[PDB]
Context: one part of a larger RNA, bound to proteins that are not shown
Molecule: 23S rRNA, nucleotides 1 to 525
Organism: Escherichia coli B
RNA sequence: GGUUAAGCGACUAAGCGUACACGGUGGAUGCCCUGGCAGUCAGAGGCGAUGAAGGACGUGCUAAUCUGCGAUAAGCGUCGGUAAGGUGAUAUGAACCGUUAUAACCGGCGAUUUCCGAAUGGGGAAACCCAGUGUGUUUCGACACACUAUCAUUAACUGAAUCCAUAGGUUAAUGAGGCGAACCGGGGGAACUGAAACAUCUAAGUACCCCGAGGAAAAGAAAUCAACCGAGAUUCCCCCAGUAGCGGCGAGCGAACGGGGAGCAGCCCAGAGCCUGAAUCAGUGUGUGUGUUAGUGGAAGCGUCUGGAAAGGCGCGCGAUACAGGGUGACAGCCCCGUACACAAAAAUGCACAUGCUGUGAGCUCGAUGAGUAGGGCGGGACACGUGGUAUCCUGUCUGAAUAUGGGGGGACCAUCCUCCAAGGCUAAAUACUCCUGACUGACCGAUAGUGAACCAGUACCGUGAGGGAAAGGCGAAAAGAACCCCGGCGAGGGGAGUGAAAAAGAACCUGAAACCGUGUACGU
Numbered sequence: 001g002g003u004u005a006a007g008c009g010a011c012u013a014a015g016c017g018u019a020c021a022c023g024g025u026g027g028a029u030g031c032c033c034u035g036g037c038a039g040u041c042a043g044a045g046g047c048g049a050u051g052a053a054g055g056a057c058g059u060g061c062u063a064a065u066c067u068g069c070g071a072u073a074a075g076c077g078u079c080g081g082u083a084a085g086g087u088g089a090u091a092u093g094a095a096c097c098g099u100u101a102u103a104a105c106c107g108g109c110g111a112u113u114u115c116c117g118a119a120u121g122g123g124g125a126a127a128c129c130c131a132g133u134g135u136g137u138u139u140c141g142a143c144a145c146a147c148u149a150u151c152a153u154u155a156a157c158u159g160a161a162u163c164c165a166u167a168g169g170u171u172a173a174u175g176a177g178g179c180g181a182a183c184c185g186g187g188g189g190a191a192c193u194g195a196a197a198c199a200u201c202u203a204a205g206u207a208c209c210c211c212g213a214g215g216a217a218a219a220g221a222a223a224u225c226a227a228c229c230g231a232g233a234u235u236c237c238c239c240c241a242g243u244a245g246c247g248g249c250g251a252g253c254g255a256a257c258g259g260g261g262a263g264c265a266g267c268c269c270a271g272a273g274c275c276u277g278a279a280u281c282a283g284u285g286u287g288u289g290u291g292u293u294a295g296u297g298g299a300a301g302c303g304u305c306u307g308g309a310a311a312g313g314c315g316c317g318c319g320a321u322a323c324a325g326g327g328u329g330a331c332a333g334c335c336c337c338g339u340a341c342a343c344a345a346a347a348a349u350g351c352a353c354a355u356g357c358u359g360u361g362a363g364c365u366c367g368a369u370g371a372g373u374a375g376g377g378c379g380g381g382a383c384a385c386g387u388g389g390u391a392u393c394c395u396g397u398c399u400g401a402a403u404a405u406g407g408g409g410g411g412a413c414c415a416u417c418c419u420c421c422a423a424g425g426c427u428a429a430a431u432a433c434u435c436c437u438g439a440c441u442g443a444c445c446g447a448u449a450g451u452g453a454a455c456c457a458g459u460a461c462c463g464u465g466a467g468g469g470a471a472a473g474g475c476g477a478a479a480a481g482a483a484c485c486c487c488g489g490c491g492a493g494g495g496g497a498g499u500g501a502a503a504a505a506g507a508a509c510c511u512g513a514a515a516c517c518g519u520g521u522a523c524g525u
Stems, first nucleotide, its partner, number of pairs: 015525010030510001031474002035445002037442007044434002046179002054116003057070003061093001064090003076110006085097003121130003131148007150176009183214001184212005194201001198248001224231002235262005245253002266426003269370001271366004281359013295343003301316005317334002319323001325337003375399008385411001406421005461468002481509001484496004
Other pairs, nucleotide, nucleotide, family: 013014cHS013015cHS025515tHS026514tHS027512tWS027513tHS028512tHS029511cWW033446tHS033447tWH035450tSS035451tHS036450tSS045215tHS048118tWS049120cWH051118tHS051119tWS051120tWS052119tHH052178tWS053117tHS054126tWS055127tWS058073tWS060066tWH060088cWH063091tWW065456cWS067074cWH072075cSS075111cWW075112cWS079346cSS080294tSS082104tWS083103tHS084098tWS084101tHH085103tSS108347tSS116126cSS138141tWS149177cWH159167tHS160166tWH161165tWH162164cHS162165tWS180181cHS182215cWW182433cSS183432cSS184217tSS189205tWS189207tHS190206tWH191204tHH192203tHS193202cWW194251cSS195250cSS200250tWW201250tWS201251tWS201386tWS205206cHS214216cSS215432tWS216431tWH219234cSS220233cSS220428tHS221265tWS221266tHS221427tWH222232tHS223407tWS224419tHS225419tHS226229tWS226418cWS227410tWS228417cWS233429tWW234263cHS234430tWW240257tHS241256tHH242243cHS242254tWS243255tWH244254tHS245384tWS247250tHS247251tHS247386cWS250386cWH251386cWW262430cSS263429cSS264428tWS265427tWS265428tWH275362tWW276278cHS278361tWS279361tHS280360cWW298322tWS298340tHS299319cSS299322tWS299338cWH300333tSS300334cSS306310tWH307309tHS307330tWS308329tSS309329tSS310312tHS322339cWS324338tHS328332tWH345346cHS345347cHS371402tHH372373cHS372400tHS373401tWH373423cSS374400tHS383391tWW385388cWS388389cHS388390tHS395396cHS401422cWW402422cWW434435cHS445449cSS446454tWS447454tWS447473tHS449454tWH452457tSS453457tSS457471tHH458459cHS458469tWS459470tWH460469tHS463465tHS463466tHS475479tWH475505cSS476478tHS476480tHS476502cWS477501tHH478500tWS479503tWW480499cSS480505tWW481506tSS481507tWS482497tWS482506tWH482507tHH483497tHS488491tHS488492tHS498506tWW499503tWH500502tHS500505tHS
C1' cells in the first nucleotide's frame, strides 16, 4: 500500500412543524359628519264640497329615477327684493337666455290646477264604465260648457186613506260628512300578574274598542268647609302623610281638615214697571304702533421658515359693542361667508291701542226664587272607605214632600247651635300636549352605535291578508379618474408611461387588525 473483517456513521423530505420575511383574503380600529337622540326659548295649534290627507298618470332638447309642476304641466301674470350671471339633481352634451335691468334667483298677491280618493249624476274589481237635463255651436258627422249625491234645518208649492187635516211628494236656501301624533270630556271595559295556591281583593277604571270637542278641554261663583273663632268659585304646585282610615284587617289600597304658593272675576234667565239705549261683549270698516313673510351695510396682515399646500413656527403690526359659528390645499379675530351693531317692505297677515259702524242691552224700583224634584224601599255603582255602627254622591226599578212661617249639611241617630240655599245656565287666568315651523343647547350617538332608515327605506324581500321587514357611509386639496405603448379573444386581467405630496390613494379606492390561505429562508422531522 492493498484486500478482507468487525464496529460506528453523516448527506434523503413525499410531506409536516416552529420562527421570521413578504403577500392574499377580510373589514376591525382610529379619525370623520348634510343622519339621529334629548331638551330650552319662541311660533303655530289644524286641513276639507272654493274638493283634503294620500295617491294614479302625465310633464324637459330627455331613455330612466329623484325634485318641482298639472294639458298654461322644472312652469304663466303682477308687485317688491336682488342681480352678473343663468336654463333643479343624476349629468356630461345640445340648443339658448342675460350683463343696468321683464336672464336667473328670493318674497307677497294672483292665474292654471288631468284622474282617483269623503268623492257627491248612476255604477265600480280606486285612478275606470255608463248617463240625464239645460244652455249654446254645427260644415249635420257632431262639439263645448253648466247643472244633476245623501242627510239635517227652514221656506214655498203640492198633497192620501179621510170631511177638515196630517202623513207623503217636488223645489229652493243654508249647513254637515272626510283626514290628522299627543293632550281633553264622555259611552263601554279585560287578562296575565300580586296575594309565594285561589274565589273576596289586586292588576285597574289600566290596555283596548266607541262617540264628541277645542286650541286647549274639563271645572267653576257654595243647598262648600269650619267649629261657636272664622274662611269665602274653579284649576295647578309644595306640605299635611304613607298619617287618619279601608283591608280574606292578608297582599295591598290610602284621604281630609288645616298651612305655604301660581293665578285671580265674576255674571245671567226663571219679570214686570220706571228710566231709557247709557255698561258690556261680537262683527265689520278705518287709523297708529308693533311683529311675521324677501332683504342692506358690516372693522382690521404683512414678511420670513418648514411644506405638495400655511391658516402652523419665528418677527413686526392692526380691529374688536364683531375672539358666536362655518369654509378655504395642515390649526385664520384681520382670505371668504358671517358675527356685534345699525338699517329696510310694493303686498299680504298676527297682535295691542285708537276711532267708526252694527247688534247687544246699563240703572233704579217692586216682585219672583227651578217637583215626578229632595227624601224613601229594592238592586248596583262612586266616594281612600270591600255594608260595616256607615254619613255623603249617582240611579235601573217602585214611590214621593215641604216649598222661606220652608228646606240642605255638619260621617249611624236625636236635640241644640252653626252654616248654606238643590232640583236653570254662562264665564278669562294659573294647567295638559306637540304631527308641524324657527333659533339655540348637550360630561348624548358616531355606521353591529344613533331613528327600522346618515345611502332613492317603510324600499328590496317575505306573506292570500292584516302584517313583517333588512343590508348598504369615506379616492383626492383638486378628477388632475390614468393620452400613448405592450401581452391578451378589437376580452377579463396585467406591465409600462403619465397625473399627483402619495396610485400597496386607481375607482373591488383613507387607515387596513384578527381568524383563514400562500411563496421564500433557518432549524427540526